[PDB]
Context: one part of a larger RNA, bound to proteins that are not shown
Molecule: 20S ribosomal RNA, nucleotides 2 to 1259
Organism: Saccharomyces cerevisiae S288C
RNA sequence: AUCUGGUUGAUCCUGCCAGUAGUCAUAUGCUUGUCUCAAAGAUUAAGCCAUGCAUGUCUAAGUAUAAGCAAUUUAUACAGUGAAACUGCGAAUGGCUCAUUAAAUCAGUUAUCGUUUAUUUGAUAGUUCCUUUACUACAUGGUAUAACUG
RNA sequence: UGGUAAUUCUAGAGCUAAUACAUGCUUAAAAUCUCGACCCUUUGGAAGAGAUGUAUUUAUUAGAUAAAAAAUCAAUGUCUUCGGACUCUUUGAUGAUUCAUAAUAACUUUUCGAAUCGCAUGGCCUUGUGCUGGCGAUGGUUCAUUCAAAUUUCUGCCCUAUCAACUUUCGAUGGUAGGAUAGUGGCCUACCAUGGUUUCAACGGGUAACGGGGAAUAAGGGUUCGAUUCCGGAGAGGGAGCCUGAGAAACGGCUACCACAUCCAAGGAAGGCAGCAGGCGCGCAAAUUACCCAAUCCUAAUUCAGGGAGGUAGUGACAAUAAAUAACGAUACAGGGCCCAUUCGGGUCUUGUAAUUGGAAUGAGUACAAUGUAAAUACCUUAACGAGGAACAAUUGGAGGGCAAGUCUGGUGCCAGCAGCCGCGGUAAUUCCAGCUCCAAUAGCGUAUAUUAAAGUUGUUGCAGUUAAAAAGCUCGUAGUUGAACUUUGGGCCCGGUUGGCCGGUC
RNA sequence: GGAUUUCCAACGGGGCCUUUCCUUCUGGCUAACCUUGAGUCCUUGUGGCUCUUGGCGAACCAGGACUUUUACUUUGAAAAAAUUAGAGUGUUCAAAGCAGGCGUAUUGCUCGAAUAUAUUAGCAUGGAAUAAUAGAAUAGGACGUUUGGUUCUAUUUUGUUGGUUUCUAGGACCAUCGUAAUGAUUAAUAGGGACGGUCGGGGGCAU
RNA sequence: AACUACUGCGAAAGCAUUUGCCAAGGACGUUUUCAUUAAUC
RNA sequence: UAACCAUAAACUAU
RNA sequence: GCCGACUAGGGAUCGGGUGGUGUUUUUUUAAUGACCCACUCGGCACCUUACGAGAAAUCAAAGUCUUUGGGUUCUG
Numbered sequence: 001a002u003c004u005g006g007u008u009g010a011u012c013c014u015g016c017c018a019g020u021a022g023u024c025a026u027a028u029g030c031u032u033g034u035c036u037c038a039a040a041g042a043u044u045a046a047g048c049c050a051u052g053c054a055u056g057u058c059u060a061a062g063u064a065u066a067a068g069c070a071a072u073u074u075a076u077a078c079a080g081u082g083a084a085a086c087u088g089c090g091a092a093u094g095g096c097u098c099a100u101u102a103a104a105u106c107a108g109u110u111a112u113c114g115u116u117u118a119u120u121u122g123a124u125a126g127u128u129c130c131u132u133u134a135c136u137a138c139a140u141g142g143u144a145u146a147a148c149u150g
Numbered sequence: 151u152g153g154u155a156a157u158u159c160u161a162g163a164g165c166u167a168a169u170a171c172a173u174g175c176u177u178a179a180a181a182u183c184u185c186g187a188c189c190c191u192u193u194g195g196a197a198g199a200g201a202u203g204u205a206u207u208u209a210u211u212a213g214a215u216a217a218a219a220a221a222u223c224a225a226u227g228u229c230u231u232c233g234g235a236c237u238c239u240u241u242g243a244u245g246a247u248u249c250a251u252a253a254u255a256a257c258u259u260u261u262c263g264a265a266u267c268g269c270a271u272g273g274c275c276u277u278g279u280g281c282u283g284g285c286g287a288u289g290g291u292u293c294a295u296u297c298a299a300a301u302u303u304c305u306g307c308c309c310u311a312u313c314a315a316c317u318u319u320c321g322a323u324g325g326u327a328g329g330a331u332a333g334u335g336g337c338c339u340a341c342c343a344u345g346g347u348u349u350c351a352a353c354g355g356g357u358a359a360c361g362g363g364g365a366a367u368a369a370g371g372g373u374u375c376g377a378u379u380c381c382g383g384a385g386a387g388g389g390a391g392c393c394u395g396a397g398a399a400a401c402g403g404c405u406a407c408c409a410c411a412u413c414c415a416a417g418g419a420a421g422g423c424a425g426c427a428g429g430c431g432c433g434c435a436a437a438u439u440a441c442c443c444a445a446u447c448c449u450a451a452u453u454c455a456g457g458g459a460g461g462u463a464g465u466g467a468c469a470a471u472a473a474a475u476a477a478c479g480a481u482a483c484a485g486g487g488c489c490c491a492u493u494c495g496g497g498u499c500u501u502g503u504a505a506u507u508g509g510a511a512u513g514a515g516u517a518c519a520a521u522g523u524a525a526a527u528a529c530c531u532u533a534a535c536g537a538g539g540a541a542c543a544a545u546u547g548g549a550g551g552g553c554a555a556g557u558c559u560g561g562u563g564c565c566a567g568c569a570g571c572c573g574c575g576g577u578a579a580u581u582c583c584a585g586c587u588c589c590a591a592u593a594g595c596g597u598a599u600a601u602u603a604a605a606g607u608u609g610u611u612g613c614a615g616u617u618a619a620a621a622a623g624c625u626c627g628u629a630g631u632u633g634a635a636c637u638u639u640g641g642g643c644c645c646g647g648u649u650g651g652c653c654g655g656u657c
Numbered sequence: 658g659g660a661u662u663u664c665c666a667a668c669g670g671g672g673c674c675u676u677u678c679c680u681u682c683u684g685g686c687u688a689a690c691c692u693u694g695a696g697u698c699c700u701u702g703u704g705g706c707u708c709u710u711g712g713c714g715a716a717c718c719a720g721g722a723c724u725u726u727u728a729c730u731u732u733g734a735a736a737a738a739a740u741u742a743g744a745g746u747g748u749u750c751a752a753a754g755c756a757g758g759c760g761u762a763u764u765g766c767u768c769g770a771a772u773a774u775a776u777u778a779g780c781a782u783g784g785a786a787u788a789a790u791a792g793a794a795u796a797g798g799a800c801g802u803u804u805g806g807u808u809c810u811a812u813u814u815u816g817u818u819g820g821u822u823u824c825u826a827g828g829a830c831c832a833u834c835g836u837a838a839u840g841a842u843u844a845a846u847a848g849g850g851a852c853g854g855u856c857g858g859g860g861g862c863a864u
Numbered sequence: 865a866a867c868u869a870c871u872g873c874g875a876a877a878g879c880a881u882u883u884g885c886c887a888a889g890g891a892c893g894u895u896u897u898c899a900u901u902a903a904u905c
Numbered sequence: 906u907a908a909c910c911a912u913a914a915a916c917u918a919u
Numbered sequence: 920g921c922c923g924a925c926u927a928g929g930g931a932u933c934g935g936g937u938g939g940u941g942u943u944u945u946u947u948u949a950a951u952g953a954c955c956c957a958c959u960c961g962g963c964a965c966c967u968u969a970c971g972a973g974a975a976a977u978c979a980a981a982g983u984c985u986u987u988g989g990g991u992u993c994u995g
Base pairs, nucleotide, nucleotide: 005017006016020603021602022601023600025599026598034472036470040465051427052426053425056089062086063085068081069080087451096385097384106306107305111301112300115299116298121294123292148164149163151161181202182201183200184199185198188195189194203262205258207256208255209254210253211252212251219823220822221821223819224818225817242249264288266287267286268285269284272282273281274280275278310354315347316346317345322344323343324342326340327339328338329337360382362380364375365374366373367372387408390405391404410421412419413418438463440462441461448456449455478509479507480506481504483502484501485500486499515535517532545591546590549587556586558585559584560583613995614994616976617975621992635842640675641674642673643672645670647668681721682720683719684718685717690712699704726789729784730783732781733780741773742772745755746754759765799836800835801834804832807829810826811825848898849897852893853892856889860886861885862884863883872879873878921990922989924983925982927967929965932962933961934960935959936958937957938956939955941954942953943952971978972977
């Protein structure tokens, strides 16, 4: 761990159609005072889209002559703050949908003695002037452009 | 200093920087190799010279090991015993390697080996701006490591035979050599072989099919779902192509064609909401163009900046939990009622009702404060206010049967098929239409459409054989399923488990 | 309620012996019996314990060495969290949550955040019922330390090196000579096949 | 035909005058032998 | 003649 | 695959076999020979009952099925 109505004048059966409850299962009708918790443009059209936003970033420690500010003062290279711009890093994460896809995806399970890897953590680099110190800098070589002016 | 109606469009002239771009020095000693001036000699030994980091590409060696003793050909370390007898070897790891790692010849549009930055400011001196010297930022080659990535082994998917044979020019299945890639492989190209899949369902067709963790129902077995908070894949209007990078065949990156559509001074120029709010479209069907980085966490040169990711409210009978809409008296009149009963009333009750009468309690609502919060709103707390409540007033559906509830009066059948299914209407109905009184749930599960139990009406558990739906005209025979009995039993000893226990013996 | 001196019934488990289970080998190797034999200390000891040589079984590592193969079942490792069954815990009860509790509240100590759910396939392991499968029939069968062989390796020593072969071990294969009780499950009131006497409007040709 | 049921045979549909050929088959009998069980006449 | 028209409750989960 | 095991009686008939002091054709009341009797393995049928089964009619299987499982094919 349960069943009731309906075939016949009357009875036993096969048999299906009503009924009865549940739904994190969607709409819809009438109503609706309180506390706690809360899904929500999936279905049909992975159709079309006005406007605004959603990805940028600086420390004592890469580059400052802002005709910036603060002035304040020991500082004649510079030293306070600090727009713009070069360089570095990130933009490959996150968020949204479910169209495709039937040994594909995907699950539990193996393999790399078959390969690439920013970062992080730990190790790791006397040999490189023609030279073993002979011309030719290591008390340190060269141009080009950005912001800005016109 | 200009151009154009125009867009994150840009031209010419003039300046100066780097951890940008392009170059380029410094340094211990040792050893070992090759070449070889000379030397004059036996069995010779030698000056001098150059070569050796790491990385790139090719070739060739080391990368030992299962148990003993001679004869031997010579050479030598050595006491020389001038006989030369002897008085001499190391070697990692794996189940497994051409593994790690080392050497020798070389090779290369020659890779890397700090021309960077902040703080401190000391010790030594022949005192020269002489010499040394602290903490740490950023960069760098290779091996390990962490976050990863790319391929791969075994078994597992819903309906369909009104799909029985499929694949191989144009690679389908295997062999050999190249190309290409981060790398294996028909991944591609050459020459050859003729293979591979299939009734244990290949191949084809349907899917209003993204897969799993999971969800609803449930005696047991099961049937039906999974677009959707977590993990995995795919996509960015539809196909294809590539740039930068450790990493993308990326679309809040670029370029082509296809479908679209926006502005235009007509010369041209721009575009992708399946991110968040919001659109005029569709349909039975789904919220605000709001506030902030306070929490959770991610990114960046970084404690500070950023984040529609995420948090907080508005709109929300999607679902789930807790539970207001009245509780107490008096008399009164009734009855029952237990009893005093004599008989009254002597007690105890219970209601019933009396627009019969009294006083107490309280939050729905409003609102000083405080608390909450990133700021607020609300919930918890709390001054003053707040009821006979007749008004601070519960509603949906039914009253032959299934299935709880009516013998009630009214229609000329005002306002008749009629209620899931048996049916009730032909006036007055024990159902329609209305009034009254009762019943059920109380926030209605009221109606519609799917699915589950009921259903032993899908049957493995577990149905149906004649007359009710249902055993093929008849025998041989594929695959598939299923197939008699028999081969070491018995006997003896012994240890050690916790249970039913005797024992309780208990300050 | 807790010892139980101490015994009983069952219920499961070892162990040996019975014609009878790992099938072995070489090494260490550790305890243990023992061998030449005493140390050790207890009545004095080849007593053991354990010292020395030496036989061993005996625990562990390492090389093996060979050996039919499955199905099923038992126990293990490994199957993310969330959700489900569920332990603890006065959110004022509840659905939830993972919190919380105690003192002097005066510079404090303190318990938690469990456990279960193989649910196919793979991996490790115990058992030998049930149901399959292999083994000697022309013996090229199994055991032998019967004997003749053919090979292939050199670990070793002739310090060492290379140049030779002598044994020796160490691989396989090659005849014949020995012992074992040498080696073949029954004959289904399953099936087929012969065999003997019969039976029938069974079939075909002819009449 | 009657014998044709009371009963006979064959996988089924089916199968009746005598005589002879050709092969097939069930059951019984037995101290013979071997070691068996599914494309759709 | 032929292939037939069902004009034998045309007894069926063996 | 329809094959297999088990579960109560009753008598008639058809094949094959084993029995018997029973008959009788006669060879003889042994036997060949027919009969007759009893058992036995195999056949299509028939009559009883029913513990059983079934909705009933009925059924020796249509039984051994809620005390539900010997193998196997089709159909609803």